The RNA with a sequence from Thermus thermophilus has 16 modelled nucleotides. Entry title: Crystal structure of an RNA racemate. The work is reported in "The first crystal structure of an RNA racemate" (Rypniewski et al., Acta Crystallogr.,Sect.D, 2006).
RNA sequence: CUGGGCGG
RNA sequence: CCGCCUGG
Numbered sequence: 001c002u003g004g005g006c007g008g
Numbered sequence: 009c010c011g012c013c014u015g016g
């Protein structure tokens, strides 16, 4: 720099 | 407020 998935 | 796929 953070956790999850999808989209404009 | 921006971007794509994946896990540290």
Stems, first nucleotide, its partner, number of pairs: 001016008